[PDB]
Context: bound to proteins that are not shown
RNA sequence: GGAAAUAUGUCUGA
RNA sequence: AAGAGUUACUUUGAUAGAGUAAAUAAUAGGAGCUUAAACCCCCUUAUUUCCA
Numbered sequence: 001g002g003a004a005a006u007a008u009g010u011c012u013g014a
Numbered sequence: 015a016a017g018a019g020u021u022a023c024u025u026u027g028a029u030a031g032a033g034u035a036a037a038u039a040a041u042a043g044g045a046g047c048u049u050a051a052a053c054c055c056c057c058u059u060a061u062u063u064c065c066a
Base pairs, nucleotide, nucleotide: 002064003063004062005061006060007059010018011017012016020036021035022034023033024032042058043057044056046054
Other pairs, nucleotide, nucleotide, family: 013015tHS026030tWS040049cWW045055cWW047053cWW048052tHS049050tHS049051tHS
C1' cells in the first nucleotide's frame, strides 16, 4: 500500500 | 427499550425495601436514507491480519 475487521466513557445491554 | 448504577436534600418510628430533585443522547466523531425502530451506505479518526 488496497483490502478485511471492529470501536457502547458507569456496567449490562436495545 | 429496559435493568443494575451515580449525585444533592428529607432526624426515616420499623416497607427509607421510601419521597423530592440532578445527570441519562438510534453504541468512536461527522454526513446521506429515512423514520416506528430503525437499518443501510459516504467521509473522518483509534487498534488489528495480509503487498517483487